[PDB]
RNA sequence: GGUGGCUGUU
RNA sequence: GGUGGCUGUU
Repeated sequence: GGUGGCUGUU
Repeated sequence: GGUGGCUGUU
C1' cells in the first nucleotide's frame, strides 16, 4: 500500500 | 459515502 473491524471528523 | 487514526489480515 490492498482489505476488514472499530473509531476521530465531516 | 468523503477523509484521517488504531488495529486484525495480507